Solved structure of RNA (18S rRNA, nucleotides 1108 to 1799) from Saccharomyces cerevisiae, 689 nucleotides shown.
Rfam match: Eukaryotic small subunit ribosomal RNA. On this family, see Yusupov et al., Science 2001: "Crystal structure of the ribosome at 5.5 A resolution". Its Rfam clan is "SSU clan". Its family is annotated with structural constituent of ribosome and ribosome in the Gene Ontology. Rfam 15.1 lists 75,755 matches to the family in 2,556 species.
The structure was determined by electron microscopy at 2.2 angstroms resolution and released in 2024.
The reconstruction used 445,683 particles.
Keywords: RNA modification, ribosome maturation, translation regulation, RIBOSOME.
The depositors describe the entry as "Hypomethylated yeast 80S bound with cycloheximide, P-site tRNA, and A-site tRNA, messenger RNA, PRE".
[PDB]
Context: one part of a larger RNA, bound to proteins that are not shown
RNA sequence: GGGGGAGUAUGGUCGCAAGGCUGAAACUUAAAGGAAUUGACGGAAGGGCACCACCAGGAGUGGAGCCUGCGGCUUAAUUUGAC
RNA sequence: CAACACGGGGAAACUCACCAGGUCCAGACACAAUAAGGAUUGACAGAUUGAGAGCUCUUUCUUGAUUUUGUGGGUGGUGGUGCAUGGC
RNA sequence: GUUCUUAGUUGGUGGAGUGAUUUGUCUGCUUAAUUGCGAUAACGAACGAGACCUUAACCUACUAAAUAGUGGUGCUAGCAUUUGCUGGUUAUCCACUUCUUAGAGGGACUAUCGGUUUCAAGCCGAUGGAAGUUUGAGGCAAUAACAGGUCUGUGAUGCCCUUAGACGUUCUGGGCCGCACGCGCGCUACACUGACGGAGCCAGCGAGUCUAACCUUGGCCGAGAGGUCUUGGUAAUCUUGUGAAACUCCGUCGUGCUGGGGAUAGAGCAUUGUAAUUAUUGCUCUUCAACGAGGAAUUCCUAGUAAGCGCAAGUCAUCAGCUUGCGUUGAUUACGUCCCUGCCCUUUGUACACACCGCCCGUCGCUAGUACCGAUUGAAUGGCUUAGUGAGGCCUCAGGAUCUGCUUAGAGAAGGGGGCAACUCCAUCUCAGAGCGGAGAAUUUGGACAAACUUGGUCAUUUAGAGGAACUAAAAGUCGUAACAAGGUUUC
RNA sequence: GUAGGUGAACCUGCGGAAGGAUCAUU
Repeated sequence: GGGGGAGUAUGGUCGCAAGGCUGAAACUUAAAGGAAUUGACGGAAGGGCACCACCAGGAGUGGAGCCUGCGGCUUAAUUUGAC
Repeated sequence: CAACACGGGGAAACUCACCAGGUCCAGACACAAUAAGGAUUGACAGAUUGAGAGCUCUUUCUUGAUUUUGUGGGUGGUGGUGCAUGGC
Repeated sequence: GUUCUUAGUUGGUGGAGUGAUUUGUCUGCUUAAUUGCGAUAACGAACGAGACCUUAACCUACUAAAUAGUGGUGCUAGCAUUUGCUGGUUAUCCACUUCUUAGAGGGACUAUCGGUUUCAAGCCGAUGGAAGUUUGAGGCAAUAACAGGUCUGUGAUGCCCUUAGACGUUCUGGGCCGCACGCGCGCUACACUGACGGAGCCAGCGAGUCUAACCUUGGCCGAGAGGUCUUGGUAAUCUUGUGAAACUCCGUCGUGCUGGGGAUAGAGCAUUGUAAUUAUUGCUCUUCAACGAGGAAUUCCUAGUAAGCGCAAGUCAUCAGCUUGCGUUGAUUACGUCCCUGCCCUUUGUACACACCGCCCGUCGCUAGUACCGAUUGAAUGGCUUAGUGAGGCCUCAGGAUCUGCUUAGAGAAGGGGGCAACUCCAUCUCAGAGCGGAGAAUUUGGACAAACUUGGUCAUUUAGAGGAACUAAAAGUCGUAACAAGGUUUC
Repeated sequence: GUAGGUGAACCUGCGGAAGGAUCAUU
C1' cells in the first nucleotide's frame, strides 16, 4: 500500500489555553503522482533584428462636404462570402 | 494583423445569386400503358395577360410513332456543407 | 493568404540516452543570410539563403536601320541678311549611327590605397569608375502548418436536398443604390507658397477595327458638350511629339467664408443604350451649405524615396473620386536603439500541450447525496449482574384419608363325642375391649437446585431528532486572481 | 511550524527549508 474524504469524526490521554499524541468510517473518484523529452509561454537572462516597431521628422488620417465598402434599421426583396 | 475601392464586386436590362409574376423542358435511356387520327404538337382573331406568351380558354383547322402518361433512371442547380474535399 | 521577410529545415553512417529524443544543426567573431572564419563525437551530404532569371542604369566597342534619327541644305526652296531659322529631304539624293531601337558582347570582382580585426572571415574611410546598402527594384522561393478564404471561376468534386406549380432555364418589372445611426478605404478643401485670365510650354508606360465599326488626324457646324464629311492606322509607320498636369511669366483679385470651397438644388442642351424615372455620364446658366487646419487616437515612409501632379491600361455600350503601372516636380530628418509593438538564436523556469486568449484557487448562490454534532434523564434489542419477591420438582423433619396381617376372647351354628333333665369346643358370612405390626394419599418443616418477575448497574449493537457545521458530485452562475514564469510581493 | 487579521482566495510578524530565481570571489 491509487487519489480524496482526512490527520477529519469519535473514544482515550496530555495541556491553563493554543493545541499535541493516538486515530476511523460512510461516501466519492480514473487517475492523482515521479523523473525526463520536444514545443510553447514568462511583467526571465544574454546576443541580434524590423519605419507592417520606436527615435529625429515629413505627409497625413481621425474633425467638414461628398464617393465607396461594412454593420444596423427599413423592405416583397433591399442576394451573398469575408470580421 | 491575416474582413470592410476585397470577391478584379465602377449591378439601368444582362450580370443575378434576391423579390412579384408569366412561360419552357433544353425530363437522355429502359420498361409498361394509350395509340388509324392517336401518341402528339403548332395556331389568325376575341376574351385574357404588362404583354402581338394559343400561356389558359371561345367554335375548328394543321402535323403525324418526332411524342403523351406512368414506373425506374437521368440531367441541371450562383441550392447546403470550405468543419467532407481537389486546385489556387 | 497567413504563420514568416524571418533564416530556417532534413535524412545516411557514426557517437550519447532504456526511451521520447539528441549531436551533426556549435563558445566566440562576422554576414542581409545555418553567410562564412573557425571550433568540434562527428563525418560527409541535401533543401532553403546565395547562386539564377527579368528589368533599370555605362558602352562614342561591334552589327545595321524611310517602320529611328543626324549631317551634307547635294536638290529645288520660304523668310530676314557677308549666314541664320525653317519647308519638301531614300523612288529627288548621298552619306553616318552620337542620340533611338535590339542582337552578340564587354563592364564590378567591394578594384586599388590607407586603417582596424582571435589580424581569418570581415568591417570603416579615400581614390578611380557610369555604377561600391546584395549597385537599385523585383521574379522565383524550403520543412511543418491554419478546421485561414474560396462549393458564387471551373463540364474540379463526395455526400445531403431539389427536379415539372422546379432551388433547372428563360421573359417582364423591381431590388442590390433603400436612411434616426456607428465604422474603414478615399476624393475635394479650408486659401495670397493662392484663386482666376492670358501667354509660355515639357514626359513615360500603353491600347487600338474587316468573323465589324476600334484608335481617330484633317476640313466644316456648334458657347459648350457634341454633330457631319473624309483620311490614316491590324500599327517604331497613324492616332501621337498622346503639345498631360503640376509648373513658369505677365495681369485681375486683396485677408472679407472673400473672386477660397462647390455640397445641395432648379431650368435647359447633348451623348451611350431597346430602355437613363430612383436623376448613366457630359455641357450652359442659376442656388452657393459645412469647412478658418481638425480631441482622444492612429497610418505610411530613409533618395530620385516621402509628398505634389497628371497620364495610360484593367473593369467598359455609358460610367473613376478604385486599382495596376508610368513618367513630371522633387524635400525635411536619421544612418540609431530595443523604450513601445513584434521577429530570430541561446540559456533558464513551468503545475502550459485546446499550448498564457493556457491552467487554476477559495468564499458566495442552485440541486442531489453521505456521514458528523446535537436539547430530548431520546428510544430499542441482546448479554452479564447487586438487591427484592419467588413457581416447581428433589432430598428431608413431620402427618396419617385409608386398607391390611393379626395370635389373645366376648356375637345364628339345630354340623359332631353324651350318664341325649341347670350342660362341654372348633367362628365363617356381617362387630374390634385393647395392646403387636405393615403399606400408605392429602397436607406439612427445613434445605439445596432454581425458572420467573421487578428495580438498579454495566457491556455490546442499532436507531429518531429542531438546528449547527462539514464533505462529495453535478456542460456552460456571482466575486475577485491566491498558485503554476522572478505568476508580476519567489514558493513552501 | 506558530500567532494575529478577515467576503473569499489570502495578508502580515518570528524562526526554518530550497523542493530557488544563487552549487560560483584571491